[PDB]
Context: one part of a larger RNA, bound to proteins that are not shown
Molecule: Eukaryotic large subunit ribosomal RNA, nucleotides 459 to 1532
Organism: Leishmania major strain Friedlin
RNA sequence: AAGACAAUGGAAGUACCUCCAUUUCAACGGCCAGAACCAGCCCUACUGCAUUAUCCUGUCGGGGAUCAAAAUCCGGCGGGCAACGAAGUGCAAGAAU
RNA sequence: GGGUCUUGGUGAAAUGAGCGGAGUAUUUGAGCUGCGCACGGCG
RNA sequence: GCCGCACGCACUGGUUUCUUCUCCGUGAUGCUCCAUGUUGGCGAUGGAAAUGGGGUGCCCCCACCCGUCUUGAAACACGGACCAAGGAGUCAAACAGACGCGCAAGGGAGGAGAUAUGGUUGCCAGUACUUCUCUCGUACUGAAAGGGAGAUGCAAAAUGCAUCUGUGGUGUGCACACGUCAAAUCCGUUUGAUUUGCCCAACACCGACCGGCCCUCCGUGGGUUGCGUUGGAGUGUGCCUGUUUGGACCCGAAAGGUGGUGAACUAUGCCUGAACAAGGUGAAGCCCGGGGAAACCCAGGUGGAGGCCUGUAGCGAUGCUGACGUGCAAAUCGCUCGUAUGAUUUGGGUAUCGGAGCGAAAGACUCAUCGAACCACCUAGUAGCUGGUUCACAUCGAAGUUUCCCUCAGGAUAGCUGGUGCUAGUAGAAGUAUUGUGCGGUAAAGCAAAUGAUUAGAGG
RNA sequence: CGACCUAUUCUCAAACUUUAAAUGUGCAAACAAACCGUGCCUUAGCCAACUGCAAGGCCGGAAAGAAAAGAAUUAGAGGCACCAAGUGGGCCUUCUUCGGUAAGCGGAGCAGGCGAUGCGGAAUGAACCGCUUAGGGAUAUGUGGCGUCAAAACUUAUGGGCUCAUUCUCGAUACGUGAAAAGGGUGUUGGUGGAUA
RNA sequence: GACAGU
RNA sequence: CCGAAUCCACCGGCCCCGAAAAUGGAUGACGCUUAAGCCCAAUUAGUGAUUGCCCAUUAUUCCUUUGGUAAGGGCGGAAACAAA
RNA sequence: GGAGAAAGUGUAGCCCUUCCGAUGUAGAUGUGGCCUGGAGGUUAGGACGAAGCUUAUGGCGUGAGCCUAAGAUGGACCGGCCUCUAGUGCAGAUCUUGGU
Numbered sequence: 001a002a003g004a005c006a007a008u009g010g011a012a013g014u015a016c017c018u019c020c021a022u023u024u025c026a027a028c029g030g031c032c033a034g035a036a037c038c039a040g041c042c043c044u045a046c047u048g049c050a051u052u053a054u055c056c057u058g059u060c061g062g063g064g065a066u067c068a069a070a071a072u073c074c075g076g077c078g079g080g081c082a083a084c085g086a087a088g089u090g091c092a093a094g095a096a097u
Numbered sequence: 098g099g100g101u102c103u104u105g106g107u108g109a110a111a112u113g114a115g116c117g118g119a120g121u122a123u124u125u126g127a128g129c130u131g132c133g134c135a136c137g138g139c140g
Numbered sequence: 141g142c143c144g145c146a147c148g149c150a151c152u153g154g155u156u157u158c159u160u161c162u163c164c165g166u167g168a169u170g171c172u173c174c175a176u177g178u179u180g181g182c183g184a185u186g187g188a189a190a191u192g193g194g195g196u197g198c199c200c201c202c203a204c205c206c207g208u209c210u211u212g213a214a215a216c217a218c219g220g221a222c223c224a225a226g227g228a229g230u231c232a233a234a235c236a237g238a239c240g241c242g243c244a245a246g247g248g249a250g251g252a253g254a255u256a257u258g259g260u261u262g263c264c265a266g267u268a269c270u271u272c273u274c275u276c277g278u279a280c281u282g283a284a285a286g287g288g289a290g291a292u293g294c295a296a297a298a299u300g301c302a303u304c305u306g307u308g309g310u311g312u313g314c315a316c317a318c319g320u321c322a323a324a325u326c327c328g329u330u331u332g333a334u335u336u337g338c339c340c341a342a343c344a345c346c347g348a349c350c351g352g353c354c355c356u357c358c359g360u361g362g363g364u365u366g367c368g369u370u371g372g373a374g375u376g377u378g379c380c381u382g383u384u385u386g387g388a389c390c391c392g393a394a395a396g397g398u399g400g401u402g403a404a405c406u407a408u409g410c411c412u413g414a415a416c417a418a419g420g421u422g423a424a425g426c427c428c429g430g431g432g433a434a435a436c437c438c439a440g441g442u443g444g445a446g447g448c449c450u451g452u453a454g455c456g457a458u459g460c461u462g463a464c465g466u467g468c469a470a471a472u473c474g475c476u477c478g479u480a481u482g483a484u485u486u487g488g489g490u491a492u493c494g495g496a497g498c499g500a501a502a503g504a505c506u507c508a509u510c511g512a513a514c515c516a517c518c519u520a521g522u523a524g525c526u527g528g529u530u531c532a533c534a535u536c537g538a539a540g541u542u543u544c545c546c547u548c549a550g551g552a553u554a555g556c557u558g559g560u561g562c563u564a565g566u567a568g569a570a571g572u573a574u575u576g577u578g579c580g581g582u583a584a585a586g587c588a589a590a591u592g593a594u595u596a597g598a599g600g
Numbered sequence: 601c602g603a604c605c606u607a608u609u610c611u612c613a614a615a616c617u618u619u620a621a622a623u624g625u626g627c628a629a630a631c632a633a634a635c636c637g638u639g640c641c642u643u644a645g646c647c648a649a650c651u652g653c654a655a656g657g658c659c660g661g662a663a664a665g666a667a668a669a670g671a672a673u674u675a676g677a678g679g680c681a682c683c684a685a686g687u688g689g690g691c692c693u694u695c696u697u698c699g700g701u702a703a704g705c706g707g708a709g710c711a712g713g714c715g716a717u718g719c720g721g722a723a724u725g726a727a728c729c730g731c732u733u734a735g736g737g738a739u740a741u742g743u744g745g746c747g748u749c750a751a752a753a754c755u756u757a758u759g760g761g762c763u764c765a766u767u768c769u770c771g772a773u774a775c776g777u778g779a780a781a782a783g784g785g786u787g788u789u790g791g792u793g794g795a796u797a
Numbered sequence: 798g799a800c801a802g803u
Numbered sequence: 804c805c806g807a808a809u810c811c812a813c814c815g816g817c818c819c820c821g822a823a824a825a826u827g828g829a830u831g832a833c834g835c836u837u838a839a840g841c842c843c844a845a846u847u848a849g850u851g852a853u854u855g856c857c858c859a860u861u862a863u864u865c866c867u868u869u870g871g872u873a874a875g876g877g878c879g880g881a882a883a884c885a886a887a
Numbered sequence: 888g889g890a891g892a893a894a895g896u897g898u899a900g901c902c903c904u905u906c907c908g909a910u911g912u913a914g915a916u917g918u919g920g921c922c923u924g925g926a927g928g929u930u931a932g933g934a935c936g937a938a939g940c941u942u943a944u945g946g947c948g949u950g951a952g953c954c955u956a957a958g959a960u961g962g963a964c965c966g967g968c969c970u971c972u973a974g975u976g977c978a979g980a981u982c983u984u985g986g987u
Stems, first nucleotide, its partner, number of pairs: 009202002013198006020192005028183002031181004036107004040101004048091003051087002055080008116165005126158002128155003131151001134148001136144004171891004205220004221987006231386005237380001239378005246276003251271003256267001280287002290304005308346004316337002319334001321332003347370003350366006390527001392525001396518006407492006416482001418450003421446001425442003429438003454479003459475002462473002494510001496506002531920001532918005541554001543552003555687002557684007569674002572672001574629006584619001585617002592612001598606001600604001635661003639658005645653002690714004695709002698706002719730003734867007744857003747833001749831001753846001756845001759843004783820003788816002793811004868909004873905005921976001923973008932964001939960001940958003945954003
Other pairs, nucleotide, nucleotide, family: 011200cWW012199cWW024183tSS025026cHS025183tSS025186cWH035177cWW047048cHS055082tHS063072cHS064071tHS066068tHS081083tSS088852tSS090852cWH096098tHS108111cHS109170tWS110170tWS111113tHS113166tWH124160cWW125159cWW132150cWW133149cWH145146tHS155157cWH156158cHS194943cSS206979tWS210212tHS211726tWS227977tWS227980tHS228528tSS228977tWH230388tWS236381cWH238379cWW242247tSS244373tWS245277tWS245372tHS247375tSS249273tWW254268cWW255268cWW256257cHS257266tWW259264tWW260262tHS260263tHS279288tSS281351tSS282284tHS282285tHS289368tWS295297cWS306371tWS307371tSS311632cSS312342cWH313341tHS315338tWW318335cWW320333cWW324329cWH325328tWS356359cWH357359cSS359644tWS360644tHS386388tHS389528cWH391526cWW393522tWH394521tWW395519cWW402494tWH403406tWS403492tWH403497tWS407498cSS414485cWH415484cWH417451tHS422444tSS422445tHS423444tHS424443tHS428439cWW432434tHS432435tHS453480tHS458476cWW464467cSS464469cWS467469tHS468472cWS493496cSS494513tHS495512tHS498504cWW499502tWS532950cSS533949tWS537913tHS538912tWH539555cSS539687tSS539716tHH540715tHS542553cWW547550tWS556685tWW558915tSS563564tHS565566cHS567677cWS568679cWS580623cWW581582cWS581620tWS583620tWS586589cHS587612tHS587613tHH589617cWS590616cWS591613cWH593611cWH595609cWW596608cWH597607cWW599605cWH630665tSS630666tHS634662cWW647650tHS650652tHS663666cWS677872tWH685914cSS686913cSS691727tWS694710cWH697707cWS700702tHS700703tHS714726cSS718732tWS718860tSS720742tWS725776cWH725778tWH728774cWS730742cSS741859tWH743858cWH745752tSS746752cSS748832cWH751857cSS755839cWH757844cWW763838tWW764836tWS765836tWW771835cWH772834cWW781822tHH782821tHS787817cWH790814cWH791813cWH792812cWH797807tWS798806tWS798807tHS799806tHS805806cWW827828cHS828829cHS830833cWH834839tWS838840cHS878895cWH893901tHS911912cHS920951tSS921951tSS931965cWW933963tWS934963tWS936962tWS936963tHS937962tHS937964tSS938961tHS944955cWW948950tHS978979cHS
């Protein structure tokens, strides 16, 4: 130093030691840290173009339910951009100057 | 804007849209628009 | 032809209403490597600081025992207590391939000689020098007798003739020469074609010739065959790999053979010695009685027979399946047990032995050795079988399949692999498509179609 | 009678088949080639002959160097040798397959593996999944995971349903059959028809 | 104004 | 009667019965039931677009080594330059 | 500012730049690859300490290994390089011998 993980073993640290090897001791260091900037690289923020219609919205009719209604729903007709960060739909190339 | 103790450096050649010099311009796109062709509809 | 054009193309159209950075710029006179900031902390020669190595412990995580045969090992598969020293592809010969040398239509010995050396302790068993030889090669072919290879031209002779600066011809084929293109150019060129000529080396298809067999219409013909020729490529030597024989990488049989040594163990015969306590039973002869006409019979003693019995010594060894079972002991001990006057036991001498001896016979015994003793040798016997087989890194990297084998635990042989390369780096490419063009009889399907099966109704 | 005959009908085939795939398997797709020409030469080849055919050549021509129609691609130097080693016990798996009741059984086909190979996953396993490997960082993934062991949802969502399982104790087991069936349940949650109001 | 229950 | 849904057949999902072996034992263990189980979906959630997170000897990239069927450049010392 | 600059397979690789590949049993091959005893050479070393032996004893090399240091070890031989040569490398063979 150490339970019992048999022990040994690897990898990475650390505690302690080192009769060892180097390098420094001053307008200096070949040591340890922090910050700054440069090049490269790696992450992130910043977004445009197309599309929408089985859609949006008024009105008339039907139908529904109500206490009466509106709505959910179905037709006709008249307008349209659901554009707030519109959509979770296709593609995006936006010099971190 | 961050990271680089995931790389080298501190200008011993910096190639830079980034470092110098010089000009207020160049021309990209977006709007609007001319002619012919192209495309669509009716034929 | 019109009407539309979401704003497509050409005018690299117009308008700048919004948006935007636009031009220039420094070779290396540096072939290569290394050397340049700031701010603190710690370092002022110290029993210093720092960094890197070593030790030892701890923590988290990771982690089956090595070698081996094997499809498969951590294995309940085998070898594995430790350390030192030793321990296994060697040497020779024949052949071949690769690579290094020297010479080359030639190469080279060998064995011997001379003489520097007829000298020198030794260096010097070396070195130096020479072969009318020998060997391999320059030429093959046939079973042999014995025959034996150039080209071209003219030609067509059953040995044709002439010449001798020459690839026998064709296809594809380095370099070189001739140009012609495209690209890149520092404008000098280089670097890729590609045309033509020659084509080297090689490959392919032919021809001709040489030797051997032949065919035949006898040809200016045809089929073949050789380990043949077609302007040589050998040869000596070194070194590695591979095949083979040898002890043959190392260690290992059961065996076989030759010659010797043993009968002190033990088996048997013989010669000559020695030994066997004590009891039981009570054979034959002998004696005395009792019966009987006789034959003979019945009783009491005596006597001491027996491969007889109980039991010592002796000689053995049945059971406890006792003890012990790394023992007292490589067979012993204890109790029990067999026999113990006999085919008994034992001493010493003698005689018979290794494919032999001896055996009341168990293949028992023959010196702890016996279904062939022991000793030395041939013998390091052979082993397609088991075990082992000693340094590092690097580049590559399999197969358990084919055919043949008295072949099935092994080999040869192809394949897979490594090394060496050769050849004109796009040549004759492809485990893949596509498009053309062929091939197919499995999956499905059918039995209302053939061959096989198989159910039931119906109509004649 | 019942056969027999004719049309069907139920069911089949490794050693049946009219038909017939998918996967395959030959050949070709312009540089020693092929195409074109009363082109020329030779032939002991064919034809009754040659100017026809066949075969070796020679001389010229033309060459998208192979168009357009989806109209290939290539980490595409093609060929040629020489000398040798190990090996010649194999096993597993997808799919196809034969014998066997079956087998971690025996035997084959195509192809991948292990053997010879680790690494990351399936807790554990030669072969399954992923990936295949010089010595090291960083960033992303693959397979597999994100309650703790154990890195990741410090137990994510502002997602929807389903399930209660009392002594091998419900389930969370790809390969791995490395465990379960026929049958059943008025447990619960869905669906499809029918009805009665 | 069905089923069950009365 | 007395006030609204009721009945029949069949087929699914999950669960249960069917379901018995020998050392104590195995979704790997503990546990888990507003799952930490099963089947579907998603990536911070009808908010405003298309990459949640962890782990490799794989991928990309950087550094170093080693070997190539390796690919290229330089090699006529440019000139100058004592020590302290 | 200092040093180097070899016409080169292979070394401490001439030097620099640039790409690609690196696992592997049996097996092949390569290595100015390591190590041992001798021989030709050539350079050294040693009584101011040679070989042998010891190691928390460091350095170098991917490695085989090489070199240095210290012995409070030893007491007389011996190292490097080129070539030649072989009785040339041990962990295991129920290996051999000796010792434990």